[PDB]
Context: one part of a larger RNA
RNA sequence: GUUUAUAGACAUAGCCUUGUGUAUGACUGUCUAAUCAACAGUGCAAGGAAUUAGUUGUGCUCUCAAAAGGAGUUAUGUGAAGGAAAGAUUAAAUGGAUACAUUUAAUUAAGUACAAUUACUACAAAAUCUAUAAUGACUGGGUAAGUCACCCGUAAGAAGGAUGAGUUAGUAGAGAUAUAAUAAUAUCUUACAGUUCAACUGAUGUGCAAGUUUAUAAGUAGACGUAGUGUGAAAGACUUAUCGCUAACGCAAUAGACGUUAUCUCGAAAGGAUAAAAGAAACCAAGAAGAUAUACAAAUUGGUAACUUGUAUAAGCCCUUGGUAAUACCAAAUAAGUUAGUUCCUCAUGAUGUCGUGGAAACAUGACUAUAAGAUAAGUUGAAUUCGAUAGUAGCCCAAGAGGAAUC
RNA sequence: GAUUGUGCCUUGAAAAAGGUGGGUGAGGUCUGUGGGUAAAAAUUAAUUCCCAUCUGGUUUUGGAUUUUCUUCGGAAAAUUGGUGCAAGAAGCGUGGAGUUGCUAACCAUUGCUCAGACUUGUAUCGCCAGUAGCACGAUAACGAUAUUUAUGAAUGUUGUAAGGUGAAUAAAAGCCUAUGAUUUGUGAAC
Repeated sequence: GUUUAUAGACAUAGCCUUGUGUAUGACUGUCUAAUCAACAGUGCAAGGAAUUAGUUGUGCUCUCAAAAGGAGUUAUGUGAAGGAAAGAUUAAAUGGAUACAUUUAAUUAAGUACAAUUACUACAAAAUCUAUAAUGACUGGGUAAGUCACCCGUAAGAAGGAUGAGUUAGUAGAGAUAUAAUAAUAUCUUACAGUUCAACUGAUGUGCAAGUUUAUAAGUAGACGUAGUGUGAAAGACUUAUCGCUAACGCAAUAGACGUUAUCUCGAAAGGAUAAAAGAAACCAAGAAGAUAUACAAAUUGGUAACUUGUAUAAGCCCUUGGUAAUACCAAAUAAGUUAGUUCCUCAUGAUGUCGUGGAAACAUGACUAUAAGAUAAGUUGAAUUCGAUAGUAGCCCAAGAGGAAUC
Repeated sequence: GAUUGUGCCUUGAAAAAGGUGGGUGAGGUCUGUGGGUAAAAAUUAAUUCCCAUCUGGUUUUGGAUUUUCUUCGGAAAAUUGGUGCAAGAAGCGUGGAGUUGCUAACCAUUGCUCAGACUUGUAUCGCCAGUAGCACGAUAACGAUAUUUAUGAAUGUUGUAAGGUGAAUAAAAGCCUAUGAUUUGUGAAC
RNA backbone atom coordinates (compact mmCIF):
# COMPACT_ATOMS: atom_id res chain seq x y z
C1' G A 1 0.00 0.00 0.00
C1' U A 2 -4.46 -3.67 -1.05
C1' U A 3 -9.21 -6.84 0.58
C1' U A 4 -12.88 -7.17 4.92
C1' A A 5 -15.16 -6.83 10.35
C1' U A 6 -15.59 -3.89 15.05
C1' A A 7 -15.36 0.82 18.08
C1' G A 8 -14.93 6.59 17.89
C1' A A 9 -14.56 11.63 15.39
C1' C A 10 -16.61 14.73 11.42
C1' A A 11 -20.38 15.78 7.68
C1' U A 12 -26.08 16.05 5.57
C1' A A 13 -30.65 22.03 1.24
C1' G A 14 -34.63 18.86 -4.19
C1' C A 15 -35.13 11.95 -7.39
C1' C A 16 -29.37 13.12 -8.31
C1' U A 17 -24.42 16.21 -8.71
C1' U A 18 -21.23 20.91 -7.67
C1' G A 19 -21.16 25.75 -4.72
C1' U A 20 -22.86 28.47 0.08
C1' G A 21 -21.30 24.13 5.37
C1' U A 22 -23.27 29.38 6.45
C1' A A 23 -29.73 31.82 8.22
C1' U A 24 -25.05 34.43 4.97
C1' G A 25 -21.96 35.14 -0.28
C1' A A 26 -23.99 34.13 -4.96
C1' C A 27 -28.82 35.66 -7.49
C1' U A 28 -32.78 39.65 -8.82
C1' G A 29 -33.94 45.20 -9.23
C1' U A 30 -32.34 50.73 -9.59
C1' C A 31 -28.03 53.85 -12.12
C1' U A 32 -24.31 53.96 -16.83
C1' A A 33 -22.43 53.87 -23.72
C1' A A 34 -20.13 49.63 -20.87
C1' U A 35 -17.75 47.57 -16.16
C1' C A 36 -16.66 48.22 -10.76
C1' A A 37 -18.44 50.65 -6.38
C1' A A 38 -22.97 52.30 -3.87
C1' C A 39 -28.39 51.69 -2.77
C1' A A 40 -33.08 48.47 -2.37
C1' G A 41 -34.81 43.03 -1.75
C1' U A 42 -33.85 37.61 -1.05
C1' G A 43 -32.52 31.63 0.23
C1' C A 44 -31.53 29.12 -2.83
C1' A A 45 -28.17 29.65 -7.85
C1' A A 46 -26.46 26.46 -12.32
C1' G A 47 -27.01 21.46 -14.74
C1' G A 48 -29.09 16.32 -15.35
C1' A A 49 -32.94 12.16 -14.77
C1' A A 50 -38.20 10.54 -14.59
C1' U A 51 -43.43 11.80 -15.67
C1' U A 52 -46.70 15.03 -18.59
C1' A A 53 -48.18 18.68 -22.64
C1' G A 54 -47.09 21.06 -27.50
C1' U A 55 -44.56 21.98 -32.50
C1' U A 56 -41.87 20.19 -37.26
C1' G A 57 -40.48 16.20 -40.68
C1' U A 58 -40.85 10.83 -41.58
C1' G A 59 -43.49 5.72 -41.46
C1' C A 60 -48.49 3.08 -41.77
C1' U A 61 -54.10 3.27 -43.25
C1' C A 62 -58.18 5.91 -45.81
C1' U A 63 -59.74 9.86 -49.27
C1' C A 64 -58.70 12.89 -53.96
C1' A A 65 -59.30 11.83 -62.21
C1' A A 66 -53.75 13.48 -62.94
C1' A A 67 -50.91 17.86 -60.54
C1' A A 68 -51.81 20.71 -56.00
C1' G A 69 -54.31 18.79 -51.14
C1' G A 70 -57.34 16.62 -46.74
C1' A A 71 -58.37 13.09 -42.35
C1' G A 72 -56.87 9.24 -38.77
C1' U A 73 -52.73 6.70 -36.23
C1' U A 74 -56.67 3.60 -27.94
C1' A A 75 -56.49 3.95 -36.86
C1' U A 76 -56.87 -0.86 -39.19
C1' G A 77 -56.14 -6.50 -40.93
C1' U A 78 -57.05 -11.76 -39.95
C1' G A 79 -59.40 -15.56 -36.95
C1' A A 80 -63.79 -17.04 -34.13
C1' A A 81 -67.64 -19.46 -29.60
C1' G A 82 -72.38 -19.08 -32.79
C1' G A 83 -75.78 -18.04 -37.03
C1' A A 84 -80.92 -15.80 -40.14
C1' A A 85 -84.83 -13.62 -43.29
C1' A A 86 -87.04 -12.15 -47.99
C1' G A 87 -87.44 -14.40 -52.76
C1' A A 88 -87.65 -18.72 -56.13
C1' U A 89 -88.94 -24.11 -57.58
C1' U A 90 -91.98 -28.77 -56.90
C1' A A 91 -96.31 -31.50 -54.80
C1' A A 92 -101.23 -31.69 -52.34
C1' A A 93 -106.05 -29.40 -50.98
C1' U A 94 -109.94 -25.61 -51.55
C1' G A 95 -111.76 -21.43 -54.96
C1' G A 96 -112.12 -18.19 -59.83
C1' A A 97 -115.39 -16.91 -66.71
C1' U A 98 -110.11 -16.86 -68.08
C1' A A 99 -104.77 -15.23 -67.17
C1' C A 100 -104.42 -17.10 -62.17
C1' A A 101 -105.32 -16.60 -56.56
C1' U A 102 -105.03 -18.60 -51.30
C1' U A 103 -103.04 -22.02 -47.14
C1' U A 104 -99.59 -25.96 -45.50
C1' A A 105 -95.13 -29.48 -46.38
C1' A A 106 -90.29 -30.37 -48.74
C1' U A 107 -86.02 -28.43 -51.45
C1' U A 108 -83.07 -24.13 -52.66
C1' A A 109 -81.23 -19.36 -51.17
C1' A A 110 -76.57 -21.01 -47.28
C1' G A 111 -72.82 -22.19 -43.40
C1' U A 112 -74.35 -16.53 -47.33
C1' A A 113 -75.67 -11.71 -44.54
C1' C A 114 -74.76 -10.46 -39.42
C1' A A 115 -71.76 -11.11 -34.64
C1' A A 116 -69.27 -9.85 -28.03
C1' U A 117 -63.66 -9.65 -27.96
C1' U A 118 -62.80 -5.68 -21.27
C1' A A 119 -61.12 -5.06 -15.90
C1' C A 120 -58.70 -6.59 -11.30
C1' U A 121 -55.34 -9.50 -7.81
C1' A A 122 -51.05 -13.04 -6.69
C1' C A 123 -46.21 -15.52 -8.36
C1' A A 124 -42.98 -10.22 -8.09
C1' A A 125 -38.51 -8.05 -6.99
C1' A A 126 -34.27 -10.06 -5.33
C1' A A 127 -30.53 -11.25 -8.85
C1' U A 128 -27.98 -10.43 -13.66
C1' C A 129 -26.27 -7.06 -17.75
C1' U A 130 -24.88 -1.94 -19.50
C1' A A 131 -23.85 4.30 -20.17
C1' U A 132 -22.92 9.63 -18.98
C1' A A 133 -21.74 14.52 -15.79
C1' A A 134 -19.16 16.80 -11.37
C1' U A 135 -15.72 15.91 -7.19
C1' G A 136 -11.43 12.77 -5.62
C1' A A 137 -6.94 9.83 -7.13
C1' C A 138 -2.73 8.85 -10.76
C1' U A 139 0.81 10.49 -14.70
C1' G A 140 3.24 14.54 -17.77
C1' G A 141 5.20 19.81 -18.98
C1' G A 142 7.51 25.49 -17.39
C1' U A 143 6.88 27.01 -11.94
C1' A A 144 6.02 30.87 -6.96
C1' A A 145 3.55 23.42 -7.06
C1' G A 146 -2.24 27.89 -8.29
C1' U A 147 -3.34 26.96 -13.56
C1' C A 148 -2.98 23.70 -18.13
C1' A A 149 -2.73 18.51 -20.57
C1' C A 150 -2.99 12.64 -20.94
C1' C A 151 -4.78 7.32 -19.29
C1' C A 152 -8.84 2.90 -16.66
C1' G A 153 -15.68 -0.30 -15.46
C1' U A 154 -9.90 -4.21 -20.28
C1' A A 155 -5.92 0.67 -12.74
C1' A A 156 -12.46 4.98 -12.27
C1' G A 157 -17.16 7.52 -10.88
C1' A A 158 -24.68 9.36 -9.17
C1' A A 159 -30.00 9.50 -10.19
C1' G A 160 -31.14 6.23 -14.51
C1' G A 161 -31.66 2.39 -18.69
C1' A A 162 -32.30 -2.95 -20.59
C1' U A 163 -33.59 -8.07 -18.80
C1' G A 164 -36.30 -10.59 -14.78
C1' A A 165 -42.21 -9.85 -17.13
C1' G A 166 -44.96 -15.17 -18.51
C1' U A 167 -49.14 -18.60 -17.85
C1' U A 168 -56.20 -22.37 -20.80
C1' A A 169 -52.57 -19.78 -13.64
C1' G A 170 -57.18 -17.11 -9.82
C1' U A 171 -61.70 -13.87 -9.23
C1' A A 172 -65.38 -10.66 -11.64
C1' G A 173 -67.94 -8.32 -15.96
C1' A A 174 -69.93 -9.36 -20.92
C1' G A 175 -71.26 -12.70 -25.29
C1' A A 176 -73.35 -17.53 -27.21
C1' U A 177 -76.30 -22.39 -26.85
C1' A A 178 -80.09 -25.87 -24.31
C1' U A 179 -84.92 -26.49 -20.75
C1' A A 180 -91.33 -21.86 -24.76
C1' A A 181 -90.62 -16.97 -21.94
C1' U A 182 -89.68 -15.00 -16.67
C1' A A 183 -86.94 -17.58 -12.53
C1' A A 184 -82.97 -21.18 -11.67
C1' U A 185 -78.95 -24.44 -13.29
C1' A A 186 -75.25 -26.46 -16.66
C1' U A 187 -71.76 -25.98 -20.81
C1' C A 188 -68.66 -23.20 -24.42
C1' U A 189 -65.89 -18.41 -25.86
C1' U A 190 -63.53 -13.46 -24.40
C1' A A 191 -57.76 -14.80 -29.71
C1' C A 192 -53.23 -13.43 -33.01
C1' A A 193 -50.63 -9.17 -35.50
C1' G A 194 -50.52 -3.68 -35.82
C1' U A 195 -50.61 1.09 -32.71
C1' U A 196 -43.26 3.78 -36.33
C1' C A 197 -38.59 6.71 -35.82
C1' A A 198 -35.91 11.32 -34.79
C1' A A 199 -35.18 16.45 -33.37
C1' C A 200 -36.67 21.11 -30.71
C1' U A 201 -39.46 23.83 -26.68
C1' G A 202 -43.01 24.62 -21.98
C1' A A 203 -44.39 22.84 -16.78
C1' U A 204 -44.06 19.53 -11.74
C1' G A 205 -39.64 18.94 -4.00
C1' U A 206 -41.62 13.35 -7.66
C1' G A 207 -39.06 11.78 -0.95
C1' C A 208 -40.43 11.22 4.43
C1' A A 209 -44.11 12.14 8.46
C1' A A 210 -49.11 13.69 10.00
C1' G A 211 -54.45 14.66 9.02
C1' U A 212 -59.09 13.78 6.21
C1' U A 213 -62.18 10.54 3.01
C1' U A 214 -63.20 5.40 1.41
C1' A A 215 -63.10 -0.28 0.90
C1' U A 216 -62.23 -5.25 2.98
C1' A A 217 -61.30 -8.56 7.27
C1' A A 218 -61.31 -9.62 12.66
C1' G A 219 -63.19 -7.88 17.72
C1' U A 220 -65.81 -4.88 21.68
C1' A A 221 -70.16 -1.98 24.11
C1' G A 222 -75.49 -0.47 25.25
C1' A A 223 -82.79 1.09 28.95
C1' C A 224 -81.38 0.96 19.80
C1' G A 225 -85.45 -2.36 17.37
C1' U A 226 -88.17 -7.43 16.11
C1' A A 227 -92.27 -13.52 19.06
C1' G A 228 -86.15 -14.93 15.50
C1' U A 229 -83.92 -18.71 12.01
C1' G A 230 -84.68 -23.06 8.70
C1' U A 231 -88.18 -25.97 5.63
C1' G A 232 -93.33 -27.87 2.91
C1' A A 233 -98.51 -27.57 0.86
C1' A A 234 -102.77 -24.47 -0.62
C1' A A 235 -104.80 -19.76 -2.22
C1' G A 236 -103.65 -15.28 -5.13
C1' A A 237 -100.71 -13.15 -9.34
C1' C A 238 -98.07 -13.76 -14.45
C1' U A 239 -97.31 -16.68 -19.16
C1' U A 240 -98.22 -20.68 -22.69
C1' A A 241 -100.47 -25.12 -25.24
C1' U A 242 -104.94 -28.02 -27.13
C1' C A 243 -110.34 -27.77 -28.28
C1' G A 244 -114.80 -24.30 -29.03
C1' C A 245 -117.47 -19.42 -29.96
C1' U A 246 -117.60 -14.34 -32.56
C1' A A 247 -115.64 -10.80 -36.39
C1' A A 248 -112.64 -9.55 -40.65
C1' C A 249 -109.88 -11.36 -44.85
C1' G A 250 -109.67 -15.15 -48.56
C1' C A 251 -107.98 -9.66 -54.81
C1' A A 252 -107.46 -9.08 -62.65
C1' A A 253 -109.22 -4.97 -65.84
C1' U A 254 -115.05 -4.17 -68.34
C1' A A 255 -112.58 1.10 -73.21
C1' G A 256 -113.64 3.77 -78.84
C1' A A 257 -111.92 10.33 -80.27
C1' C A 258 -110.71 12.25 -85.23
C1' G A 259 -111.42 9.92 -90.03
C1' U A 260 -112.02 6.34 -94.67
C1' U A 261 -115.62 3.61 -98.18
C1' A A 262 -120.94 2.81 -99.87
C1' U A 263 -126.27 4.27 -99.95
C1' C A 264 -130.35 7.94 -98.96
C1' U A 265 -131.95 13.21 -98.11
C1' C A 266 -131.02 18.61 -99.23
C1' G A 267 -132.89 22.42 -106.86
C1' A A 268 -126.56 25.17 -105.55
C1' A A 269 -123.32 26.15 -101.28
C1' A A 270 -123.35 25.21 -95.98
C1' G A 271 -125.48 20.49 -93.49
C1' G A 272 -128.11 15.57 -91.71
C1' A A 273 -129.65 9.90 -91.53
C1' U A 274 -128.23 4.52 -92.11
C1' A A 275 -124.73 0.35 -92.91
C1' A A 276 -119.86 -2.31 -93.31
C1' A A 277 -114.51 -2.63 -92.34
C1' A A 278 -110.93 -0.47 -89.12
C1' G A 279 -108.86 2.41 -85.24
C1' A A 280 -105.48 6.90 -81.77
C1' A A 281 -106.13 7.25 -76.46
C1' A A 282 -107.38 4.94 -71.62
C1' C A 283 -107.35 0.55 -68.18
C1' C A 284 -105.27 -4.60 -66.25
C1' A A 285 -101.41 -8.51 -66.14
C1' A A 286 -96.55 -10.50 -67.32
C1' G A 287 -91.48 -9.28 -69.12
C1' A A 288 -86.39 -6.61 -70.24
C1' A A 289 -84.83 -6.33 -77.14
C1' G A 290 -83.94 -0.78 -76.95
C1' A A 291 -83.14 3.98 -74.04
C1' U A 292 -81.17 6.03 -69.05
C1' A A 293 -77.72 5.79 -64.46
C1' U A 294 -73.27 3.66 -61.83
C1' A A 295 -68.54 0.71 -61.74
C1' C A 296 -64.34 -1.72 -64.34
C1' A A 297 -61.26 -2.69 -68.74
C1' A A 298 -59.35 -1.53 -73.75
C1' A A 299 -58.02 2.35 -77.45
C1' U A 300 -55.94 7.78 -78.00
C1' U A 301 -51.84 10.98 -75.31
C1' G A 302 -45.48 12.91 -72.80
C1' G A 303 -49.57 12.22 -68.77
C1' U A 304 -54.92 12.54 -66.89
C1' A A 305 -60.18 13.37 -68.40
C1' A A 306 -64.04 13.79 -72.19
C1' C A 307 -65.66 10.99 -76.61
C1' U A 308 -65.97 5.81 -78.84
C1' U A 309 -66.08 0.26 -78.04
C1' G A 310 -66.73 -4.14 -74.63
C1' U A 311 -68.31 -6.48 -69.86
C1' A A 312 -71.07 -6.43 -65.08
C1' U A 313 -74.89 -4.44 -61.63
C1' A A 314 -79.48 -1.52 -60.22
C1' A A 315 -84.30 0.70 -61.26
C1' G A 316 -89.30 -0.01 -64.30
C1' C A 317 -89.43 6.81 -65.12
C1' C A 318 -88.98 5.16 -70.40
C1' C A 319 -90.45 0.71 -73.63
C1' U A 320 -92.07 -4.50 -75.60
C1' U A 321 -95.72 -8.66 -75.95
C1' G A 322 -100.95 -10.11 -74.83
C1' G A 323 -105.98 -9.06 -72.83
C1' U A 324 -110.49 -5.80 -71.73
C1' A A 325 -115.59 -12.13 -71.68
C1' A A 326 -120.47 -11.40 -68.94
C1' U A 327 -128.90 -7.54 -69.10
C1' A A 328 -132.07 -6.67 -64.34
C1' C A 329 -135.36 -8.51 -60.21
C1' C A 330 -137.61 -12.80 -57.11
C1' A A 331 -136.86 -17.99 -55.55
C1' A A 332 -132.59 -21.27 -54.93
C1' A A 333 -127.24 -21.30 -54.00
C1' U A 334 -122.89 -18.71 -51.60
C1' A A 335 -115.65 -22.93 -49.49
C1' A A 336 -110.50 -25.16 -47.40
C1' G A 337 -107.75 -22.05 -44.43
C1' U A 338 -105.13 -17.74 -42.17
C1' U A 339 -105.09 -13.42 -38.80
C1' A A 340 -107.34 -10.86 -34.55
C1' G A 341 -110.55 -10.88 -30.13
C1' U A 342 -112.89 -13.54 -25.80
C1' U A 343 -112.76 -17.58 -19.72
C1' C A 344 -112.45 -15.76 -10.58
C1' C A 345 -115.11 -18.80 -6.22
C1' U A 346 -119.82 -20.53 -3.62
C1' C A 347 -125.38 -20.67 -3.59
C1' A A 348 -130.08 -19.79 -6.44
C1' U A 349 -133.02 -19.01 -11.19
C1' G A 350 -134.16 -21.78 -16.17
C1' A A 351 -135.22 -18.27 -22.31
C1' U A 352 -135.83 -14.55 -27.28
C1' G A 353 -132.30 -21.22 -27.47
C1' U A 354 -133.05 -26.95 -28.26
C1' C A 355 -136.59 -31.27 -28.04
C1' G A 356 -141.75 -33.35 -27.29
C1' U A 357 -147.26 -32.69 -27.22
C1' G A 358 -152.02 -29.85 -28.69
C1' G A 359 -154.45 -26.24 -32.48
C1' A A 360 -157.06 -24.46 -39.25
C1' A A 361 -154.00 -20.28 -37.68
C1' A A 362 -151.91 -16.13 -34.35
C1' C A 363 -150.24 -19.11 -30.39
C1' A A 364 -150.63 -22.41 -25.84
C1' U A 365 -148.12 -26.12 -22.65
C1' G A 366 -144.16 -29.67 -20.45
C1' A A 367 -138.97 -31.08 -19.90
C1' C A 368 -133.64 -29.79 -20.49
C1' U A 369 -129.27 -26.17 -20.84
C1' A A 370 -125.46 -20.28 -18.03
C1' U A 371 -121.60 -23.97 -24.20
C1' A A 372 -127.27 -18.41 -22.37
C1' A A 373 -119.52 -18.97 -24.62
C1' G A 374 -116.18 -20.52 -22.64
C1' A A 375 -113.83 -25.59 -21.07
C1' U A 376 -109.42 -28.72 -19.81
C1' A A 377 -104.05 -29.16 -18.82
C1' A A 378 -98.92 -27.43 -17.89
C1' G A 379 -94.65 -23.97 -16.28
C1' U A 380 -92.66 -19.89 -12.94
C1' U A 381 -93.17 -17.01 -8.19
C1' G A 382 -89.29 -12.13 -3.39
C1' A A 383 -92.54 -10.42 0.87
C1' A A 384 -97.50 -10.88 3.15
C1' U A 385 -102.13 -14.25 4.09
C1' U A 386 -104.27 -19.58 5.26
C1' C A 387 -103.37 -25.00 6.85
C1' G A 388 -104.40 -23.24 15.50
C1' A A 389 -108.29 -20.71 18.96
C1' U A 390 -112.30 -16.85 19.57
C1' A A 391 -116.20 -18.90 15.05
C1' G A 392 -119.36 -21.34 10.97
C1' U A 393 -119.32 -15.90 15.50
C1' A A 394 -120.16 -10.54 13.85
C1' G A 395 -121.75 -7.94 9.48
C1' C A 396 -124.60 -7.87 4.78
C1' C A 397 -128.83 -10.40 2.41
C1' C A 398 -133.53 -13.98 1.10
C1' A A 399 -134.61 -11.58 -4.17
C1' A A 400 -134.32 -12.95 -9.61
C1' G A 401 -130.34 -12.01 -8.23
C1' A A 402 -127.22 -12.17 -3.31
C1' G A 403 -122.26 -12.56 -0.65
C1' G A 404 -116.85 -12.85 -1.12
C1' A A 405 -112.20 -12.29 -3.97
C1' A A 406 -109.10 -9.61 -7.72
C1' U A 407 -102.66 -8.26 -2.00
C1' C A 408 -97.41 -5.21 -1.50
C1' G B 1 -144.22 -12.57 21.30
C1' A B 2 -144.96 -17.71 19.01
C1' U B 3 -144.01 -21.18 14.73
C1' U B 4 -141.10 -23.23 10.07
C1' G B 5 -140.69 -30.38 7.15
C1' U B 6 -136.86 -33.60 5.04
C1' G B 7 -131.91 -33.14 6.80
C1' C B 8 -128.11 -32.12 10.56
C1' C B 9 -126.12 -32.01 15.84
C1' U B 10 -126.59 -34.23 20.98
C1' U B 11 -129.16 -38.22 24.06
C1' G B 12 -132.56 -41.34 28.48
C1' A B 13 -131.73 -44.96 21.71
C1' A B 14 -130.86 -48.53 19.73
C1' A B 15 -136.38 -47.03 19.48
C1' A B 16 -138.18 -43.30 19.45
C1' A B 17 -136.36 -37.44 24.13
C1' G B 18 -134.06 -32.36 23.20
C1' G B 19 -131.88 -28.32 20.00
C1' U B 20 -131.52 -25.94 14.97
C1' G B 21 -135.49 -20.83 9.37
C1' G B 22 -131.90 -20.42 5.03
C1' G B 23 -127.40 -18.40 1.86
C1' U B 24 -122.49 -16.09 2.06
C1' G B 25 -118.62 -15.23 5.43
C1' A B 26 -114.45 -11.77 8.00
C1' G B 27 -111.36 -7.97 10.56
C1' G B 28 -108.96 -7.36 15.21
C1' U B 29 -106.84 -9.85 19.41
C1' C B 30 -104.49 -14.24 21.61
C1' U B 31 -97.42 -17.96 24.20
C1' G B 32 -104.67 -22.26 28.21
C1' U B 33 -108.02 -18.06 30.64
C1' G B 34 -108.41 -13.48 34.05
C1' G B 35 -105.94 -9.68 37.25
C1' G B 36 -101.16 -7.19 39.11
C1' U B 37 -95.79 -5.94 39.77
C1' A B 38 -90.44 -4.99 38.28
C1' A B 39 -84.75 -0.92 35.27
C1' A B 40 -81.76 4.83 37.16
C1' A B 41 -85.02 10.94 39.31
C1' A B 42 -89.39 10.85 35.46
C1' U B 43 -91.29 7.61 31.39
C1' U B 44 -91.63 2.62 29.35
C1' A B 45 -91.01 -2.80 29.52
C1' A B 46 -93.03 -10.06 31.36
C1' U B 47 -93.78 -17.01 27.14
C1' U B 48 -89.94 -16.11 31.94
C1' C B 49 -91.69 -12.99 38.49
C1' C B 50 -96.57 -12.85 41.93
C1' C B 51 -102.10 -14.08 42.86
C1' A B 52 -106.72 -16.70 41.18
C1' U B 53 -108.84 -20.42 37.81
C1' C B 54 -109.37 -24.72 33.88
C1' U B 55 -107.35 -29.30 31.64
C1' G B 56 -103.51 -33.37 31.70
C1' G B 57 -99.61 -36.27 34.40
C1' U B 58 -97.69 -37.76 39.31
C1' U B 59 -98.55 -38.58 44.68
C1' U B 60 -99.17 -40.28 50.98
C1' U B 61 -101.21 -34.16 51.24
C1' G B 62 -105.98 -27.38 54.44
C1' G B 63 -105.62 -25.44 59.50
C1' A B 64 -106.93 -26.18 65.00
C1' U B 65 -108.72 -30.30 68.82
C1' U B 66 -109.75 -35.38 70.93
C1' U B 67 -108.22 -40.75 71.57
C1' U B 68 -103.85 -44.26 71.11
C1' C B 69 -98.80 -48.78 70.60
C1' U B 70 -96.11 -40.60 70.29
C1' U B 71 -94.31 -49.03 66.46
C1' C B 72 -91.20 -41.72 69.27
C1' G B 73 -92.19 -38.33 65.73
C1' G B 74 -96.47 -42.41 63.08
C1' A B 75 -102.02 -44.19 63.27
C1' A B 76 -107.55 -43.80 64.54
C1' A B 77 -112.19 -40.89 65.51
C1' A B 78 -115.27 -36.57 65.73
C1' U B 79 -116.01 -31.11 65.03
C1' U B 80 -115.03 -26.33 62.51
C1' G B 81 -113.30 -22.63 57.87
C1' G B 82 -111.71 -20.18 52.86
C1' U B 83 -112.26 -20.44 47.21
C1' G B 84 -114.53 -22.57 42.39
C1' C B 85 -118.20 -25.90 39.89
C1' A B 86 -123.07 -28.57 39.90
C1' A B 87 -127.98 -29.53 41.94
C1' G B 88 -132.27 -28.12 45.09
C1' A B 89 -135.49 -24.17 47.04
C1' A B 90 -137.39 -19.23 45.49
C1' G B 91 -138.85 -15.85 41.15
C1' C B 92 -140.34 -15.13 35.81
C1' G B 93 -142.80 -17.80 31.52
C1' U B 94 -146.08 -21.81 29.30
C1' G B 95 -149.93 -25.61 30.13
C1' G B 96 -153.57 -28.91 32.97
C1' A B 97 -158.20 -28.03 35.98
C1' G B 98 -162.16 -24.13 37.08
C1' U B 99 -165.37 -19.29 36.70
C1' U B 100 -171.52 -16.37 33.78
C1' G B 101 -166.42 -14.27 32.44
C1' C B 102 -161.48 -12.77 35.27
C1' U B 103 -158.00 -12.74 39.55
C1' A B 104 -156.03 -15.52 43.71
C1' A B 105 -155.14 -20.65 45.23
C1' C B 106 -154.00 -26.18 43.56
C1' C B 107 -151.00 -29.65 40.01
C1' A B 108 -147.03 -30.51 35.88
C1' U B 109 -142.82 -29.79 32.06
C1' U B 110 -139.06 -26.82 29.31
C1' G B 111 -136.20 -22.36 29.16
C1' C B 112 -134.14 -18.01 31.78
C1' U B 113 -132.38 -15.09 36.33
C1' C B 114 -130.15 -9.59 39.74
C1' A B 115 -128.20 -9.17 44.96
C1' G B 116 -124.62 -13.08 44.16
C1' A B 117 -127.93 -14.90 50.60
C1' C B 118 -129.96 -20.19 52.36
C1' U B 119 -129.50 -26.04 52.02
C1' U B 120 -126.91 -30.49 49.94
C1' G B 121 -122.95 -32.76 47.01
C1' U B 122 -118.10 -32.61 44.70
C1' A B 123 -113.19 -30.61 43.78
C1' U B 124 -109.19 -27.72 45.79
C1' C B 125 -105.93 -25.03 49.76
C1' G B 126 -98.73 -30.96 47.71
C1' C B 127 -95.36 -31.23 43.08
C1' C B 128 -94.67 -30.82 37.37
C1' A B 129 -96.59 -29.44 32.40
C1' G B 130 -99.80 -26.44 28.52
C1' U B 131 -99.87 -21.62 22.05
C1' A B 132 -98.90 -20.30 16.83
C1' G B 133 -98.40 -25.92 9.44
C1' C B 134 -93.78 -28.62 11.18
C1' A B 135 -88.65 -28.58 13.50
C1' C B 136 -84.87 -25.76 16.26
C1' G B 137 -83.86 -21.48 19.46
C1' A B 138 -85.98 -17.48 22.88
C1' U B 139 -79.23 -15.23 28.89
C1' A B 140 -80.27 -17.47 21.93
C1' A B 141 -80.74 -15.76 16.80
C1' C B 142 -81.22 -11.55 12.91
C1' G B 143 -81.22 -5.96 11.51
C1' A B 144 -79.38 -0.92 12.73
C1' U B 145 -76.10 2.60 15.39
C1' A B 146 -71.38 3.68 17.96
C1' U B 147 -66.15 2.32 18.66
C1' U B 148 -61.04 -0.27 18.38
C1' U B 149 -57.11 -3.05 15.71
C1' A B 150 -54.77 -4.80 10.88
C1' U B 151 -54.19 -4.18 5.42
C1' G B 152 -55.20 -1.56 0.67
C1' A B 153 -56.73 2.74 -2.21
C1' A B 154 -57.90 8.09 -3.06
C1' U B 155 -56.94 14.00 -2.38
C1' G B 156 -57.05 21.05 -5.02
C1' U B 157 -54.94 19.41 3.12
C1' U B 158 -50.48 20.62 6.70
C1' G B 159 -45.08 20.39 8.13
C1' U B 160 -39.90 19.71 6.30
C1' A B 161 -31.91 23.52 4.90
C1' A B 162 -34.92 17.68 10.93
C1' G B 163 -36.54 11.01 9.89
C1' G B 164 -38.11 11.73 15.34
C1' U B 165 -37.28 14.22 20.37
C1' G B 166 -36.70 19.12 24.74
C1' A B 167 -43.53 20.36 23.60
C1' A B 168 -47.75 26.28 25.95
C1' U B 169 -45.26 33.12 22.91
C1' A B 170 -40.43 31.39 21.61
C1' A B 171 -36.41 27.86 22.11
C1' A B 172 -30.69 23.67 22.60
C1' A B 173 -23.88 23.09 21.96
C1' G B 174 -27.83 17.05 24.02
C1' C B 175 -30.12 11.98 22.82
C1' C B 176 -32.22 7.93 19.23
C1' U B 177 -32.46 6.20 13.89
C1' A B 178 -30.70 6.46 8.63
C1' U B 179 -26.76 7.91 5.05
C1' G B 180 -20.94 8.63 3.53
C1' A B 181 -14.48 8.28 -3.72
C1' U B 182 -13.82 11.78 4.39
C1' U B 183 -10.56 10.28 8.79
C1' U B 184 -8.34 7.37 13.27
C1' G B 185 -7.51 2.98 16.71
C1' U B 186 -7.76 -2.57 17.26
C1' G B 187 -8.30 -7.73 14.69
C1' A B 188 -8.91 -11.28 10.38
C1' A B 189 -6.70 -12.04 4.96
C1' C B 190 -2.50 -10.21 0.93

Solved structure of RNA, 598 nucleotides shown. The PDB entry is titled "ROOL RNA nanocage (env-120)". Keywords: ROOL, RNA, ncRNA, nanocage. It holds a match to the Rfam family "ROOL RNA". Rfam's curators write: Firmicutes, Fusobacteria (1 example), Tenericutes (1 example). Released in 2025, the model rests on cryo-EM data to a resolution of 3.1 angstroms.